[PDB]
Context: bound to proteins that are not shown
RNA sequence: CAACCAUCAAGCCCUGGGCUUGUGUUGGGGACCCGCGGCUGCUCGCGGGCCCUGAAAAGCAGUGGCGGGCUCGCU
RNA sequence: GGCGGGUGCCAGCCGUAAAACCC
Numbered sequence: 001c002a003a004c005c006a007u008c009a010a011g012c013c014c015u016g017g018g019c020u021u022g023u024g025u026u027g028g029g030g031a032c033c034c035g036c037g038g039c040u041g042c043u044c045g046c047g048g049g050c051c052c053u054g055a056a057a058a059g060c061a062g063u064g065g066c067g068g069g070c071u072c073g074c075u
Numbered sequence: 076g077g078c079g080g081g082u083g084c085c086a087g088c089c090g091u092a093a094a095a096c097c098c
Stems, first nucleotide, its partner, number of pairs: 008022005013016001026056001027053004032049007064089003067085002069082007
């Protein structure tokens, strides 16, 4: 260390039922499958499939920018 | 008060050009 999104709306369609918005979720691990972007290449990212974990844990952090603070001088 | 570069910066944004917020 409380609870507190919507205890349902709005707009449609071909007026009776259906459609569309209302973006929200812990992290790891497997000596497992496949799709797509990169890497000359070993491999690295994006997405799903199978499994495991008391709300578990002993580095591996890397991507281009817009504006703002503490400063180094010039006017 | 005006100009030029940095910052093991931002409980601020966006996705690379640029904006938006604040005062």
The depositors describe the entry as "Cryo-EM structure of a Chaetomium thermophilum pre-60S ribosomal subunit - State Dbp10-2".
An RNA from Chaetomium thermophilum: 98 nucleotides with solved positions.
Ions in the entry include zinc.
The sample was in a buffer at pH 7.4.
Lau et al. published it in Embo Rep. in 2023: "Mechanism of 5S RNP recruitment and helicase-surveilled rRNA maturation during pre-60S biogenesis".
Keywords: Ribosome, Ribosome biogenesis, pre-60S ribosome.